[PDB]
RNA sequence: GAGUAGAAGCGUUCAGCGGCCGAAAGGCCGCCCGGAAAUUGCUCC
Numbered sequence: 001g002a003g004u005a006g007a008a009g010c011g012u013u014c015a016g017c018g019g020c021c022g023a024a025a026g027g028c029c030g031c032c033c034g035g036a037a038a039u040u041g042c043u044c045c
Base pairs, nucleotide, nucleotide: 001044002043003042004041005040010034012037013036014035016031017030018029019028020027021026
Other pairs, nucleotide, nucleotide, family: 006041tHS007041tWS008040cWS011012cHS011033tWS015032tWS022024tHS022025tHS034038tWS
């Protein structure tokens, strides 16, 4: 490089959702803790 997320290990950013505020864009707070990214592992050339 490609496949993938069960096992090990990590739990951040975005999306999504909820509460509160907001005229709105959205902010804070959580949840979801790989949907995505990133992180990591396993499998293959």
Shown are 45 nucleotides from a PDB entry: RNA (NMT1 (46-MER)) from Ideonella sp. B508-1. Primary citation: Xu et al., Nucleic Acids Res. (2021), "Insights into xanthine riboswitch structure and metal ion-mediated ligand recognition". It comes from the structure "Crystal structure of xanthine riboswitch with xanthine". Lineage of the source: Bacteria > Pseudomonadota > Betaproteobacteria > Burkholderiales > Ideonella. Crystallisation conditions: 0.1 M MES, pH 6.0, 0.2 M calcium acetate, 10% (v/v) isopropanol. An Rfam search finds the family "Xanthine riboswitch aptamer (NMT1 RNA)" in it. On this family, see Xu et al., Nucleic Acids Res 2021: "Insights into xanthine riboswitch structure and metal ion-mediated ligand recognition". Gene Ontology term of the family: purine nucleobase binding. It is bound to GUANOSINE-5'-TRIPHOSPHATE (GTP) and xanthine (XAN). Method: X-ray crystallography, resolution 2.66 A. The entry became public in 2021.